An RNA from Escherichia coli, together with DNA: 58 nucleotides with solved positions. The sample was in a buffer at pH 7.5. The organism belongs to Escherichia, within Bacteria. It was solved together with DNA-directed RNA polymerase subunit alpha, DNA-directed RNA polymerase subunit beta, DNA-directed RNA polymerase subunit beta' and DNA-directed RNA polymerase subunit omega. The depositors describe the entry as "E. coli RNA polymerase consensus volume with a bound fluoride riboswitch in the ligand-bound state".

[PDB]
Context: bound to proteins that are not shown
RNA sequence: UGGUAGGAGU
DNA sequence: CTCTGAATCTCTTCCACTCCTACCAAGGAC
DNA sequence: GTCC
DNA sequence: GAAGAGATTCAGAG
Repeated sequence: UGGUAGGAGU
C1' cells in the first nucleotide's frame, strides 16, 4: 500500500 | 406415552457519510 | 538455487 | 447487552 483499532465532525 | 407446551441452547443484528493517526504481517536449512 |  | 426468532430437547400429563 491494504486489514485493524483510536479519537473527532454532522 | 404420545404429544401439545415449555425449558434449554444457538444464530443474527444492532445508521450513515467524512477528517485523519498509528499498529500489523512467510529463513535459514537443504 | 530451492523448500517446508 | 439485549432482543428476537428459531432449532432442539425435555419434562409433564393423559